[PDB]
Context: bound to proteins that are not shown
DNA sequence: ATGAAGCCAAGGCGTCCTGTAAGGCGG
DNA sequence: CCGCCTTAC
């Protein structure tokens, strides 16, 4: 150590039938956005060579 | 900032809403 | 075993 201690609601179902919203309409008048403005590659991947050649390869 | 937002009628009917079981007490 | 008992929004 609980208003303690135990606990089966079950079983069956046709909401249907009709249905005209509708006529009318002037949104308009008026306007300066401007002032200024650093993006940095210290030289560093070059000279040559075949090849008709802005093609396509080549040594070092 | 300037001003204003419009009315009119109406709003159906029929018909029904289930049934079993389940006491405690004084005599 | 046998009778006695009511209101509800």
């Nucleotide at each position: 150590c609980u208003g303690a201690u135990a606990a089966c609601u079950u079983a069956c179902a046709g909401g249907a039938c009709g249905c005209u919203u509708u006529g009318g309409c002037u949104u308009c008048a008026u306007u300066g956005c401007u002032u200024u403005u650093c993006a940095g590659g210290u030289g560093a991947a070059c000279u040559g060579c075949c090849g008709a050649g802005u093609a396509g390869g080549u040594a070092g």